An RNA structure with a sequence from Homo, in which 82 nucleotides are resolved. Entry title: Crystal structure of LINE-1 ribozyme mutant - C39U. Taxonomically the source falls in Homininae (Eukaryota, Eutheria, Euarchontoglires, Haplorrhini). Crystallisation conditions: 0.01 M Magnesium Chloride 0.05 M MES pH 5.6 2.0 M Lithium Sulfate monohydrate. Ren et al. published it in Nucleic Acids Res. in 2025: "A general strategy for engineering GU base pairs to facilitate RNA crystallization". The entry is indexed under ribozyme, LINE-1, RNA. Method: X-ray diffraction, resolution 2.71 angstroms. The entry became public in 2025.

RNA sequence: GGGCAGAGCCCAACACAGCGAAAGCUGUGGCUAGACUGUCC
RNA sequence: GGGCAGAGCCCAACACAGCGAAAGCUGUGGCUAGACUGUCC
Repeated sequence: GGGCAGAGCCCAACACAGCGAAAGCUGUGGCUAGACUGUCC
Repeated sequence: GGGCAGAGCCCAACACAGCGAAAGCUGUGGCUAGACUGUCC
RNA backbone atom coordinates (compact mmCIF):
# COMPACT_ATOMS: atom_id res chain seq x y z
P G A 1 -0.22 3.68 3.57
O5' G A 1 -0.92 2.95 2.33
C5' G A 1 -0.65 3.38 1.00
C4' G A 1 -0.67 2.25 0.00
C3' G A 1 -1.90 1.36 0.00
O3' G A 1 -3.00 1.93 -0.69
C1' G A 1 0.00 0.00 0.00
P G A 2 -4.47 1.82 -0.08
O5' G A 2 -5.01 0.43 -0.64
C5' G A 2 -4.84 0.08 -2.00
C4' G A 2 -4.98 -1.41 -2.22
C3' G A 2 -6.21 -2.05 -1.61
O3' G A 2 -7.37 -1.86 -2.39
C1' G A 2 -4.33 -3.35 -1.08
P G A 3 -8.81 -1.79 -1.68
O5' G A 3 -9.11 -3.30 -1.28
C5' G A 3 -9.06 -4.32 -2.26
C4' G A 3 -9.34 -5.68 -1.68
C3' G A 3 -10.51 -5.77 -0.73
O3' G A 3 -11.76 -5.81 -1.39
C1' G A 3 -8.68 -6.94 0.18
P C A 4 -13.09 -5.38 -0.61
O5' C A 4 -13.17 -6.39 0.62
C5' C A 4 -13.45 -7.76 0.40
C4' C A 4 -13.53 -8.54 1.69
C3' C A 4 -14.45 -7.98 2.76
O3' C A 4 -15.82 -8.27 2.54
C1' C A 4 -12.40 -8.58 3.74
P A A 5 -16.93 -7.30 3.17
O5' A A 5 -16.78 -7.50 4.74
C5' A A 5 -16.97 -8.77 5.33
C4' A A 5 -16.83 -8.67 6.82
C3' A A 5 -17.56 -7.50 7.45
O3' A A 5 -18.95 -7.74 7.58
C1' A A 5 -15.38 -7.65 8.36
P G A 6 -19.97 -6.55 7.92
O5' G A 6 -19.46 -6.00 9.31
C5' G A 6 -19.70 -6.72 10.50
C4' G A 6 -19.59 -5.81 11.70
C3' G A 6 -19.94 -4.36 11.44
O3' G A 6 -21.31 -4.00 11.27
C1' G A 6 -17.86 -4.42 12.51
P A A 7 -22.51 -4.48 12.21
O5' A A 7 -22.69 -6.04 11.96
C5' A A 7 -23.67 -6.51 11.05
C4' A A 7 -24.36 -7.75 11.55
C3' A A 7 -25.02 -8.61 10.48
O3' A A 7 -24.13 -9.53 9.90
C1' A A 7 -26.59 -8.18 12.21
P G A 8 -24.06 -9.65 8.31
O5' G A 8 -25.45 -10.30 7.91
C5' G A 8 -25.80 -11.61 8.30
C4' G A 8 -27.24 -11.88 7.97
C3' G A 8 -27.59 -11.69 6.51
O3' G A 8 -27.20 -12.78 5.73
C1' G A 8 -29.21 -10.63 7.82
P C A 9 -26.64 -12.52 4.26
O5' C A 9 -27.95 -12.27 3.40
C5' C A 9 -28.97 -13.24 3.38
C4' C A 9 -30.27 -12.69 2.85
C3' C A 9 -30.25 -12.15 1.44
O3' C A 9 -30.32 -13.20 0.52
C1' C A 9 -31.41 -10.66 2.83
P C A 10 -29.66 -13.06 -0.92
O5' C A 10 -30.65 -12.05 -1.65
C5' C A 10 -32.02 -12.37 -1.77
C4' C A 10 -32.78 -11.27 -2.45
C3' C A 10 -32.17 -10.84 -3.77
O3' C A 10 -32.57 -11.72 -4.80
C1' C A 10 -32.69 -8.93 -2.47
P C A 11 -31.45 -12.38 -5.73
O5' C A 11 -31.87 -12.03 -7.21
C5' C A 11 -31.25 -10.97 -7.90
C4' C A 11 -32.08 -9.73 -7.76
C3' C A 11 -32.00 -8.77 -8.93
O3' C A 11 -33.27 -8.14 -9.04
C1' C A 11 -31.25 -7.70 -6.96
P A A 12 -34.41 -8.72 -10.02
O5' A A 12 -35.45 -7.53 -10.06
C5' A A 12 -36.81 -7.75 -10.38
C4' A A 12 -37.70 -6.75 -9.69
C3' A A 12 -37.20 -5.32 -9.63
O3' A A 12 -37.41 -4.62 -10.84
C1' A A 12 -38.03 -5.95 -7.52
P A A 13 -36.31 -3.58 -11.37
O5' A A 13 -36.53 -2.30 -10.45
C5' A A 13 -37.82 -1.72 -10.31
C4' A A 13 -37.85 -0.73 -9.18
C3' A A 13 -36.68 0.24 -9.12
O3' A A 13 -36.83 1.36 -9.99
C1' A A 13 -37.01 -0.71 -7.00
P C A 14 -35.55 1.97 -10.74
O5' C A 14 -34.69 2.62 -9.58
C5' C A 14 -35.20 3.71 -8.83
C4' C A 14 -34.36 3.98 -7.62
C3' C A 14 -32.88 4.19 -7.87
O3' C A 14 -32.59 5.49 -8.35
C1' C A 14 -33.16 2.74 -6.04
P A A 15 -31.46 5.70 -9.47
O5' A A 15 -30.11 5.54 -8.66
C5' A A 15 -29.86 6.42 -7.58
C4' A A 15 -28.70 5.95 -6.76
C3' A A 15 -27.42 5.63 -7.51
O3' A A 15 -26.68 6.79 -7.84
C1' A A 15 -27.89 3.89 -6.00
P C A 16 -25.84 6.85 -9.21
O5' C A 16 -24.48 6.09 -8.88
C5' C A 16 -23.94 6.14 -7.58
C4' C A 16 -22.79 5.18 -7.41
C3' C A 16 -22.07 4.75 -8.67
O3' C A 16 -21.10 5.68 -9.10
C1' C A 16 -22.64 2.84 -7.44
P A A 17 -20.29 5.41 -10.45
O5' A A 17 -19.56 4.05 -10.10
C5' A A 17 -18.76 3.42 -11.06
C4' A A 17 -18.36 2.04 -10.67
C3' A A 17 -18.03 1.20 -11.89
O3' A A 17 -16.72 1.48 -12.35
C1' A A 17 -19.49 0.01 -10.49
P G A 18 -16.50 1.87 -13.88
O5' G A 18 -16.44 0.45 -14.58
C5' G A 18 -15.48 -0.49 -14.16
C4' G A 18 -15.86 -1.88 -14.58
C3' G A 18 -16.20 -2.07 -16.05
O3' G A 18 -15.06 -2.17 -16.87
C1' G A 18 -17.84 -3.12 -14.74
P C A 19 -15.06 -1.48 -18.32
O5' C A 19 -15.88 -2.53 -19.20
C5' C A 19 -15.40 -3.86 -19.33
C4' C A 19 -16.39 -4.75 -20.05
C3' C A 19 -16.93 -4.19 -21.34
O3' C A 19 -16.04 -4.38 -22.41
C1' C A 19 -18.70 -5.03 -20.06
P G A 20 -15.76 -3.19 -23.43
O5' G A 20 -17.16 -2.93 -24.13
C5' G A 20 -17.71 -3.89 -25.01
C4' G A 20 -19.11 -3.51 -25.44
C3' G A 20 -19.31 -2.10 -25.97
O3' G A 20 -18.87 -1.92 -27.30
C1' G A 20 -21.02 -2.61 -24.43
P A A 21 -18.16 -0.54 -27.73
O5' A A 21 -19.31 0.55 -27.50
C5' A A 21 -19.07 1.92 -27.73
C4' A A 21 -20.23 2.56 -28.44
C3' A A 21 -21.58 2.43 -27.77
O3' A A 21 -21.77 3.40 -26.76
C1' A A 21 -21.79 1.87 -30.05
P A A 22 -22.33 2.97 -25.32
O5' A A 22 -23.88 2.74 -25.60
C5' A A 22 -24.71 3.81 -26.04
C4' A A 22 -25.91 3.29 -26.78
C3' A A 22 -26.85 2.42 -25.96
O3' A A 22 -27.79 3.20 -25.23
C1' A A 22 -26.35 1.33 -27.99
P A A 23 -28.57 2.61 -23.95
O5' A A 23 -29.32 1.33 -24.51
C5' A A 23 -30.50 1.47 -25.29
C4' A A 23 -31.01 0.12 -25.74
C3' A A 23 -31.29 -0.88 -24.63
O3' A A 23 -32.57 -0.70 -24.03
C1' A A 23 -29.98 -1.91 -26.29
P G A 24 -32.88 -1.27 -22.56
O5' G A 24 -32.73 -2.84 -22.74
C5' G A 24 -32.33 -3.68 -21.66
C4' G A 24 -31.26 -4.64 -22.11
C3' G A 24 -30.54 -5.43 -21.02
O3' G A 24 -31.23 -6.61 -20.65
C1' G A 24 -28.95 -4.43 -22.45
P C A 25 -31.48 -6.96 -19.10
O5' C A 25 -30.18 -7.80 -18.70
C5' C A 25 -29.73 -8.86 -19.53
C4' C A 25 -28.30 -9.25 -19.22
C3' C A 25 -27.97 -9.37 -17.74
O3' C A 25 -28.41 -10.59 -17.18
C1' C A 25 -26.28 -8.15 -18.81
P U A 26 -28.84 -10.66 -15.64
O5' U A 26 -27.47 -10.41 -14.86
C5' U A 26 -26.43 -11.37 -14.96
C4' U A 26 -25.13 -10.90 -14.35
C3' U A 26 -25.15 -10.43 -12.90
O3' U A 26 -25.15 -11.50 -11.99
C1' U A 26 -23.96 -8.87 -14.19
P G A 27 -25.68 -11.30 -10.48
O5' G A 27 -24.53 -10.45 -9.78
C5' G A 27 -23.21 -10.96 -9.70
C4' G A 27 -22.25 -9.94 -9.18
C3' G A 27 -22.61 -9.30 -7.85
O3' G A 27 -22.29 -10.12 -6.74
C1' G A 27 -21.99 -7.61 -9.37
P U A 28 -22.93 -9.84 -5.29
O5' U A 28 -22.44 -8.37 -4.96
C5' U A 28 -21.13 -8.12 -4.47
C4' U A 28 -20.95 -6.66 -4.12
C3' U A 28 -21.91 -6.10 -3.09
O3' U A 28 -21.53 -6.38 -1.76
C1' U A 28 -21.86 -4.65 -4.94
P G A 29 -22.64 -6.33 -0.61
O5' G A 29 -23.01 -4.79 -0.54
C5' G A 29 -22.11 -3.85 0.03
C4' G A 29 -22.74 -2.48 0.08
C3' G A 29 -23.96 -2.33 0.98
O3' G A 29 -23.66 -2.08 2.34
C1' G A 29 -24.41 -1.39 -1.16
P G A 30 -24.50 -2.81 3.51
O5' G A 30 -25.64 -1.76 3.88
C5' G A 30 -25.44 -0.35 3.81
C4' G A 30 -26.76 0.35 3.63
C3' G A 30 -27.87 -0.15 4.57
O3' G A 30 -28.76 0.92 4.92
C1' G A 30 -28.51 -0.48 2.32
P C A 31 -28.27 2.11 5.87
O5' C A 31 -27.98 3.29 4.84
C5' C A 31 -28.75 3.43 3.66
C4' C A 31 -28.33 4.64 2.86
C3' C A 31 -26.83 4.82 2.68
O3' C A 31 -26.33 4.07 1.59
C1' C A 31 -27.78 6.85 3.42
P U A 32 -24.86 3.45 1.65
O5' U A 32 -23.92 4.72 1.45
C5' U A 32 -23.96 5.47 0.24
C4' U A 32 -23.21 6.77 0.37
C3' U A 32 -21.77 6.68 0.85
O3' U A 32 -20.87 6.36 -0.20
C1' U A 32 -22.91 8.33 2.10
P A A 33 -19.49 5.59 0.11
O5' A A 33 -18.57 6.69 0.80
C5' A A 33 -18.21 7.89 0.13
C4' A A 33 -17.61 8.89 1.08
C3' A A 33 -16.48 8.38 1.95
O3' A A 33 -15.23 8.37 1.31
C1' A A 33 -18.04 9.54 3.29
P G A 34 -14.09 7.34 1.77
O5' G A 34 -13.64 7.89 3.19
C5' G A 34 -13.05 9.18 3.32
C4' G A 34 -12.96 9.58 4.77
C3' G A 34 -12.13 8.66 5.65
O3' G A 34 -10.74 8.92 5.55
C1' G A 34 -14.18 9.12 6.72
P A A 35 -9.68 7.75 5.84
O5' A A 35 -9.72 7.58 7.42
C5' A A 35 -8.96 8.42 8.28
C4' A A 35 -9.45 8.32 9.69
C3' A A 35 -9.05 7.05 10.42
O3' A A 35 -7.74 7.11 10.94
C1' A A 35 -11.36 7.46 10.74
P C A 36 -6.86 5.76 11.02
O5' C A 36 -7.53 4.96 12.22
C5' C A 36 -7.76 5.59 13.48
C4' C A 36 -8.66 4.77 14.36
C3' C A 36 -8.33 3.29 14.46
O3' C A 36 -7.31 3.02 15.40
C1' C A 36 -10.64 3.54 14.06
P U A 37 -6.40 1.71 15.24
O5' U A 37 -7.42 0.53 15.55
C5' U A 37 -7.84 0.28 16.88
C4' U A 37 -8.74 -0.93 16.93
C3' U A 37 -8.19 -2.19 16.30
O3' U A 37 -7.33 -2.90 17.16
C1' U A 37 -10.38 -1.81 15.51
P G A 38 -6.28 -3.95 16.56
O5' G A 38 -7.22 -5.06 15.91
C5' G A 38 -7.96 -5.96 16.72
C4' G A 38 -8.71 -6.96 15.89
C3' G A 38 -7.88 -7.75 14.89
O3' G A 38 -7.19 -8.83 15.49
C1' G A 38 -9.82 -6.94 13.82
P U A 39 -5.92 -9.48 14.76
O5' U A 39 -6.50 -9.96 13.35
C5' U A 39 -7.34 -11.09 13.24
C4' U A 39 -7.70 -11.37 11.80
C3' U A 39 -6.52 -11.53 10.86
O3' U A 39 -5.97 -12.83 10.90
C1' U A 39 -8.11 -10.07 9.89
P C A 40 -4.46 -13.08 10.42
O5' C A 40 -4.53 -12.94 8.83
C5' C A 40 -5.20 -13.92 8.05
C4' C A 40 -5.35 -13.49 6.62
C3' C A 40 -4.06 -13.19 5.86
O3' C A 40 -3.43 -14.36 5.38
C1' C A 40 -5.64 -11.48 5.45
P C A 41 -1.85 -14.38 5.14
O5' C A 41 -1.64 -13.44 3.86
C5' C A 41 -2.00 -13.89 2.56
C4' C A 41 -1.89 -12.79 1.52
C3' C A 41 -0.52 -12.20 1.28
O3' C A 41 0.32 -13.02 0.48
C1' C A 41 -2.12 -10.46 1.40
P G B 1 -29.96 26.01 9.48
O5' G B 1 -29.53 25.60 10.97
C5' G B 1 -28.59 26.38 11.71
C4' G B 1 -28.93 26.42 13.19
C3' G B 1 -29.16 25.08 13.88
O3' G B 1 -27.97 24.40 14.24
C1' G B 1 -30.91 26.54 14.44
P G B 2 -27.85 22.82 13.99
O5' G B 2 -28.47 22.16 15.31
C5' G B 2 -28.12 22.63 16.60
C4' G B 2 -29.12 22.22 17.65
C3' G B 2 -29.53 20.75 17.67
O3' G B 2 -28.60 19.90 18.30
C1' G B 2 -31.46 22.08 17.80
P G B 3 -28.47 18.37 17.84
O5' G B 3 -29.77 17.65 18.43
C5' G B 3 -30.07 17.74 19.82
C4' G B 3 -31.36 17.05 20.19
C3' G B 3 -31.60 15.64 19.67
O3' G B 3 -30.90 14.65 20.40
C1' G B 3 -33.57 16.92 19.40
P C B 4 -30.58 13.21 19.76
O5' C B 4 -32.00 12.60 19.38
C5' C B 4 -32.90 12.18 20.39
C4' C B 4 -34.17 11.61 19.82
C3' C B 4 -34.02 10.52 18.77
O3' C B 4 -33.76 9.24 19.33
C1' C B 4 -35.57 12.11 18.01
P A B 5 -33.07 8.09 18.43
O5' A B 5 -34.20 7.73 17.37
C5' A B 5 -35.45 7.24 17.81
C4' A B 5 -36.37 6.99 16.64
C3' A B 5 -35.79 6.19 15.49
O3' A B 5 -35.79 4.80 15.74
C1' A B 5 -36.88 8.08 14.64
P G B 6 -35.09 3.80 14.70
O5' G B 6 -35.90 4.10 13.37
C5' G B 6 -35.46 3.58 12.13
C4' G B 6 -36.08 4.34 10.99
C3' G B 6 -35.50 4.04 9.62
O3' G B 6 -36.09 2.86 9.09
C1' G B 6 -35.74 6.38 9.91
P A B 7 -35.36 2.04 7.93
O5' A B 7 -35.21 3.15 6.79
C5' A B 7 -36.13 3.28 5.71
C4' A B 7 -35.45 3.93 4.53
C3' A B 7 -34.51 3.03 3.75
O3' A B 7 -34.37 3.55 2.43
C1' A B 7 -33.25 4.72 4.79
P G B 8 -35.62 3.64 1.43
O5' G B 8 -35.94 2.12 1.08
C5' G B 8 -36.84 1.82 0.04
C4' G B 8 -36.78 0.37 -0.37
C3' G B 8 -37.14 -0.67 0.67
O3' G B 8 -38.53 -0.78 0.87
C1' G B 8 -35.20 -1.35 -0.49
P C B 9 -39.09 -1.03 2.35
O5' C B 9 -38.81 -2.57 2.60
C5' C B 9 -39.34 -3.56 1.73
C4' C B 9 -38.62 -4.87 1.88
C3' C B 9 -38.64 -5.50 3.26
O3' C B 9 -39.84 -6.18 3.55
C1' C B 9 -36.46 -5.61 2.37
P C B 10 -40.46 -6.16 5.04
O5' C B 10 -39.36 -6.93 5.91
C5' C B 10 -38.95 -8.25 5.62
C4' C B 10 -37.67 -8.58 6.36
C3' C B 10 -37.69 -8.50 7.88
O3' C B 10 -38.14 -9.69 8.49
C1' C B 10 -35.82 -7.32 7.06
P C B 11 -38.78 -9.68 9.97
O5' C B 11 -37.72 -10.54 10.78
C5' C B 11 -37.21 -11.75 10.23
C4' C B 11 -36.13 -12.35 11.09
C3' C B 11 -36.45 -12.55 12.57
O3' C B 11 -35.83 -13.73 13.06
C1' C B 11 -34.55 -11.17 12.36
P A B 12 -36.68 -15.07 13.27
O5' A B 12 -35.68 -16.01 14.09
C5' A B 12 -35.84 -17.42 14.12
C4' A B 12 -34.51 -18.13 14.21
C3' A B 12 -33.46 -17.50 15.11
O3' A B 12 -33.63 -17.84 16.48
C1' A B 12 -32.49 -18.07 13.04
P A B 13 -33.31 -16.78 17.65
O5' A B 13 -31.72 -16.75 17.72
C5' A B 13 -30.98 -17.96 17.82
C4' A B 13 -29.52 -17.72 17.54
C3' A B 13 -28.91 -16.52 18.25
O3' A B 13 -28.54 -16.82 19.58
C1' A B 13 -28.34 -16.44 15.97
P C B 14 -28.74 -15.74 20.74
O5' C B 14 -27.65 -14.63 20.42
C5' C B 14 -26.27 -14.94 20.51
C4' C B 14 -25.43 -13.86 19.91
C3' C B 14 -25.66 -12.46 20.45
O3' C B 14 -24.98 -12.23 21.68
C1' C B 14 -25.60 -12.38 18.10
P A B 15 -25.70 -11.41 22.85
O5' A B 15 -25.72 -9.90 22.35
C5' A B 15 -24.51 -9.21 22.09
C4' A B 15 -24.77 -7.90 21.38
C3' A B 15 -25.84 -7.00 21.97
O3' A B 15 -25.42 -6.26 23.10
C1' A B 15 -26.14 -7.11 19.65
P C B 16 -26.50 -5.82 24.20
O5' C B 16 -27.16 -4.49 23.62
C5' C B 16 -26.43 -3.62 22.77
C4' C B 16 -27.29 -2.48 22.31
C3' C B 16 -28.51 -2.16 23.15
O3' C B 16 -28.21 -1.40 24.31
C1' C B 16 -29.12 -2.18 20.89
P A B 17 -29.35 -1.16 25.41
O5' A B 17 -30.51 -0.43 24.61
C5' A B 17 -30.70 0.96 24.76
C4' A B 17 -31.92 1.43 24.02
C3' A B 17 -33.26 1.27 24.71
O3' A B 17 -33.51 2.28 25.65
C1' A B 17 -33.45 0.53 22.49
P G B 18 -34.07 1.89 27.09
O5' G B 18 -35.64 1.78 26.83
C5' G B 18 -36.35 2.88 26.31
C4' G B 18 -37.71 2.48 25.83
C3' G B 18 -38.54 1.68 26.81
O3' G B 18 -39.12 2.48 27.82
C1' G B 18 -38.68 0.69 24.68
P C B 19 -38.99 1.99 29.35
O5' C B 19 -40.09 0.87 29.49
C5' C B 19 -41.46 1.21 29.41
C4' C B 19 -42.34 0.00 29.37
C3' C B 19 -42.02 -1.13 30.34
O3' C B 19 -42.43 -0.88 31.66
C1' C B 19 -42.45 -2.03 28.20
P G B 20 -41.51 -1.35 32.89
O5' G B 20 -41.53 -2.93 32.74
C5' G B 20 -42.76 -3.62 32.87
C4' G B 20 -42.61 -5.08 32.58
C3' G B 20 -41.55 -5.81 33.39
O3' G B 20 -41.99 -6.11 34.70
C1' G B 20 -41.32 -6.39 31.13
P A B 21 -40.97 -5.97 35.93
O5' A B 21 -39.85 -7.05 35.59
C5' A B 21 -38.76 -7.26 36.48
C4' A B 21 -38.45 -8.73 36.60
C3' A B 21 -38.22 -9.43 35.28
O3' A B 21 -36.90 -9.23 34.79
C1' A B 21 -39.68 -10.72 36.62
P A B 22 -36.68 -8.77 33.27
O5' A B 22 -36.91 -10.12 32.47
C5' A B 22 -36.06 -11.22 32.72
C4' A B 22 -36.71 -12.54 32.41
C3' A B 22 -37.07 -12.78 30.96
O3' A B 22 -35.96 -13.29 30.23
C1' A B 22 -38.92 -13.30 32.35
P A B 23 -35.89 -13.19 28.62
O5' A B 23 -37.22 -13.91 28.14
C5' A B 23 -37.32 -15.31 28.17
C4' A B 23 -38.69 -15.77 27.75
C3' A B 23 -39.16 -15.25 26.40
O3' A B 23 -38.59 -15.99 25.34
C1' A B 23 -40.87 -14.95 27.99
P G B 24 -38.56 -15.40 23.85
O5' G B 24 -40.10 -15.38 23.48
C5' G B 24 -40.60 -14.48 22.53
C4' G B 24 -41.88 -13.83 22.97
C3' G B 24 -42.20 -12.61 22.14
O3' G B 24 -42.86 -13.00 20.95
C1' G B 24 -42.38 -12.08 24.43
P C B 25 -42.29 -12.57 19.52
O5' C B 25 -42.97 -11.15 19.33
C5' C B 25 -44.36 -11.03 19.57
C4' C B 25 -44.74 -9.62 19.89
C3' C B 25 -44.13 -8.55 19.02
O3' C B 25 -44.80 -8.40 17.79
C1' C B 25 -43.90 -7.92 21.27
P U B 26 -44.00 -7.96 16.48
O5' U B 26 -43.57 -6.47 16.79
C5' U B 26 -44.56 -5.47 16.93
C4' U B 26 -43.94 -4.16 17.30
C3' U B 26 -42.77 -3.73 16.43
O3' U B 26 -43.17 -3.21 15.18
C1' U B 26 -42.23 -3.38 18.69
P G B 27 -42.18 -3.30 13.91
O5' G B 27 -41.02 -2.27 14.26
C5' G B 27 -41.32 -0.90 14.44
C4' G B 27 -40.13 -0.12 14.92
C3' G B 27 -38.85 -0.32 14.13
O3' G B 27 -38.86 0.41 12.93
C1' G B 27 -38.37 -0.39 16.45
P U B 28 -37.81 0.07 11.77
O5' U B 28 -36.40 0.31 12.49
C5' U B 28 -35.22 -0.39 12.10
C4' U B 28 -34.13 -0.20 13.13
C3' U B 28 -32.78 -0.81 12.81
O3' U B 28 -32.01 0.01 11.96
C1' U B 28 -33.38 -1.34 15.03
P G B 29 -30.82 -0.60 11.08
O5' G B 29 -29.67 -0.95 12.13
C5' G B 29 -28.93 0.07 12.77
C4' G B 29 -27.73 -0.51 13.48
C3' G B 29 -26.65 -1.06 12.55
O3' G B 29 -25.39 -0.90 13.20
C1' G B 29 -27.47 -2.81 13.90
P G B 30 -24.46 0.35 12.85
O5' G B 30 -23.37 0.39 14.00
C5' G B 30 -23.61 -0.24 15.25
C4' G B 30 -22.34 -0.29 16.06
C3' G B 30 -21.63 1.05 16.21
O3' G B 30 -22.15 1.83 17.27
C1' G B 30 -20.08 -0.59 15.52
P C B 31 -22.62 3.33 16.99
O5' C B 31 -21.25 4.12 16.94
C5' C B 31 -20.35 4.04 18.04
C4' C B 31 -19.08 4.79 17.76
C3' C B 31 -19.28 6.16 17.14
O3' C B 31 -19.55 7.15 18.12
C1' C B 31 -17.68 4.96 15.90
P U B 32 -20.60 8.33 17.82
O5' U B 32 -19.81 9.33 16.86
C5' U B 32 -18.66 10.02 17.31
C4' U B 32 -17.96 10.74 16.19
C3' U B 32 -18.83 11.64 15.33
O3' U B 32 -19.03 12.91 15.91
C1' U B 32 -17.49 10.30 13.94
P A B 33 -20.36 13.75 15.56
O5' A B 33 -20.12 14.22 14.05
C5' A B 33 -19.00 15.00 13.69
C4' A B 33 -18.87 15.12 12.20
C3' A B 33 -20.12 15.57 11.48
O3' A B 33 -20.24 16.98 11.50
C1' A B 33 -19.23 13.69 10.38
P G B 34 -21.69 17.68 11.41
O5' G B 34 -22.12 17.50 9.89
C5' G B 34 -21.42 18.17 8.86
C4' G B 34 -21.78 17.61 7.51
C3' G B 34 -23.26 17.65 7.15
O3' G B 34 -23.68 18.90 6.65
C1' G B 34 -22.38 15.50 6.68
P A B 35 -25.21 19.36 6.87
O5' A B 35 -26.06 18.43 5.90
C5' A B 35 -26.23 18.78 4.54
C4' A B 35 -26.70 17.65 3.67
C3' A B 35 -28.17 17.27 3.74
O3' A B 35 -28.99 18.17 3.03
C1' A B 35 -26.85 15.31 3.68
P C B 36 -30.49 18.46 3.52
O5' C B 36 -31.31 17.20 3.02
C5' C B 36 -31.25 16.79 1.66
C4' C B 36 -31.86 15.43 1.48
C3' C B 36 -33.17 15.21 2.20
O3' C B 36 -34.27 15.75 1.49
C1' C B 36 -31.75 13.38 2.61
P U B 37 -35.57 16.23 2.30
O5' U B 37 -36.27 14.89 2.79
C5' U B 37 -36.98 14.06 1.88
C4' U B 37 -37.71 12.96 2.62
C3' U B 37 -38.60 13.43 3.76
O3' U B 37 -39.86 13.90 3.34
C1' U B 37 -37.27 11.64 4.50
P G B 38 -40.68 14.90 4.29
O5' G B 38 -40.98 14.05 5.59
C5' G B 38 -41.94 13.00 5.59
C4' G B 38 -42.12 12.41 6.96
C3' G B 38 -42.47 13.38 8.07
O3' G B 38 -43.85 13.69 8.11
C1' G B 38 -40.73 11.96 8.79
P U B 39 -44.34 15.01 8.88
O5' U B 39 -43.78 14.82 10.36
C5' U B 39 -44.37 13.88 11.24
C4' U B 39 -43.71 13.88 12.59
C3' U B 39 -43.65 15.21 13.32
O3' U B 39 -44.86 15.52 13.99
C1' U B 39 -41.53 14.16 13.42
P C B 40 -45.23 17.04 14.35
O5' C B 40 -44.26 17.39 15.57
C5' C B 40 -44.45 16.79 16.84
C4' C B 40 -43.30 17.06 17.78
C3' C B 40 -43.01 18.52 18.08
O3' C B 40 -43.88 19.05 19.05
C1' C B 40 -40.99 17.38 17.64
P C B 41 -44.21 20.62 19.04
O5' C B 41 -42.85 21.30 19.52
C5' C B 41 -42.45 21.21 20.88
C4' C B 41 -41.07 21.78 21.11
C3' C B 41 -40.87 23.25 20.81
O3' C B 41 -41.38 24.11 21.82
C1' C B 41 -39.06 22.01 19.94